[PDB]
Annotation:
Shown are 20 nucleotides from a PDB entry: RNA. Keywords: cytidine deaminase, protein-RNA complex, ANTIVIRAL PROTEIN, ANTIVIRAL PROTEIN-RNA complex. It was solved by X-ray diffraction to 2.24 A. The entry has 2 different proteins, among them Apobec3H. The entry also models zinc ions. The PDB entry is titled "Crystal Structure of macaque APOBEC3H in complex with RNA". The work is reported in "APOBEC3H structure reveals an unusual mechanism of interaction with duplex RNA" (Bohn et al., Nat Commun, 2017).

Context: bound to proteins that are not shown
C1' cells in the first nucleotide's frame, strides 16, 4: 500500500 | 505486509 482467491517468474 | 506480472470475485 482499498480486500480476498488462483497461476507464474528467463 | 519479502517482489513483480496476469486472471477472477453470488
Nucleotide at each position: 500500500a482499498a480486500c480476498c482467491c488462483g497461476g507464474g517468474g528467463a